[PDB]
RNA sequence: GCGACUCGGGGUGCCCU
RNA sequence: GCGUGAAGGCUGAGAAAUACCCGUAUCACCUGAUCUGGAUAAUGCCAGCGUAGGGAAGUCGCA
Numbered sequence: 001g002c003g004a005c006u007c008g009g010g011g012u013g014c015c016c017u
Numbered sequence: 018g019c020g021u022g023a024a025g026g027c028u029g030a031g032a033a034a035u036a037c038c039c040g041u042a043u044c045a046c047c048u049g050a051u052c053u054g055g056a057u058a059a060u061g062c063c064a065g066c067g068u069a070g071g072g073a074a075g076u077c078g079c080a
Stems, first nucleotide, its partner, number of pairs: 001079006007040004012034001013027003046071003052065004
């Protein structure tokens, strides 16, 4: 530096032609 | 017509998904925001805001 795993943090609108 | 959203249409990684995105933070998300300028059938649709203020870490591997 990349990756992974475990744990953890998020969001769920607009329309009904 | 008026209700709803089931389905369906729009943008999106994702608008309920054994999913998607993010884990220190110039690429999760929130507040600002009933913001501002632009589009749109409509919208947190595009852009600004934004180097903003907040915001969730440990382990192992790379023969």

Annotation: Solved structure of RNA (thi-box riboswitch), 80 nucleotides shown. Rfam match: TPP riboswitch aptamer (THI element). For this family Rfam cites "Thiamine derivatives bind messenger RNAs directly to regulate bacterial gene expression" (Winkler et al., Nature, 2002). About the family: Vitamin B(1) in its active form thiamin pyrophosphate (TPP) is an essential coenzyme that is synthesised by coupling of pyrimidine and thiazole moieties in bacteria. The previously detected thiamin-regulatory element, thi box was extended, resulting in a new, highly conserved RNA secondary structure, the THI element, which is widely distributed in eubacteria and also occurs in some archaea. Analysis of operon structures identified a large number of new candidate thiamin-regulated genes, mostly transporters, in various prokaryotic organisms. The THI element is a riboswitch that directly binds to TPP to regulate gene expression through a variety of mechanisms in archaea, bacteria and eukaryotes. through a variety of mechanisms in archaea, bacteria and eukaryotes. On the sample the depositors note: in vitro T7 RNA polymerase with 5'cis-hammerhead ribozyme and 5'-trans VS ribozyme. The work is reported in "Crystal Structures of the Thi-Box Riboswitch Bound to Thiamine Pyrophosphate Analogs Reveal Adaptive RNA-Small Molecule Recognition" (Edwards and Ferre-D'Amare, Structure, 2006). Entry title: Crystal structure of an E. coli thi-box riboswitch bound to thiamine monophosphate. Bound small molecules: thiamin phosphate (TPS). The entry is indexed under RNA; riboswitch, RNA. Crystallisation conditions: growth: 29% PEG 2000, 15 mM CaCl2, 0.2 M NH4Cl, 50 mM succinate pH 7; 0.25 mM TMP, 0.25 mM spermine, 1.5 mM MgCl2, 50 mM KCl; cryo: above with 15% w/v sucrose; 500 x 70 x 70 um crystal, pH 7.0, VAPOR DIFFUSION, SITTING DROP, temperature 295K.